Primary citation: Ito et al., Nucleic Acids Res. (2012), "Structural basis for the substrate recognition and catalysis of peptidyl-tRNA hydrolase".
This is an experimental structure of RNA (tRNA CCA-acceptor), with 36 nucleotides shown.
Crystals were grown from: 100mM acetate buffer, 20% (w/v) 1,4-butanediol, 30mM glycyl-glycyl-glycine, pH 5.2, VAPOR DIFFUSION, SITTING DROP, temperature 293K.
It comes from the structure "Crystal structure of Peptidyl-tRNA hydrolase from Escherichia coli in complex with the CCA-acceptor-T[PSI]C domain of tRNA".
It was solved by X-ray diffraction to 2.4 angstroms.
[PDB]
Context: bound to proteins that are not shown
């Protein structure tokens, strides 16, 4: 007492270049967790 992990749009970044990496924001799936 709240976080892992994806997944879509939308924005920046990072890159030679990124639908392929990384922030953010909206929407969603999912595992774990605190009240217990």
């Nucleotide at each position: 007492g709240g976080g892992g992990g994806c997944u879509a749009a939308g924005c920046g970044g990072u890159u030679c270049g990124a639908u392929c990496c990384c922030g953010c924001u909206u929407a969603g799936c999912u595992c774990c967790a605190c009240c217990a």
On the sample the depositors note: RNA WAS REPEATED BY IN VITRO TRANSCRIPTION. It was solved together with Peptidyl-tRNA hydrolase. The entry is indexed under Peptidyl-tRNA hydrolase, CCA-acceptor-T[PSI]C domain, seven beta-strands form, hydrolase-RNA complex.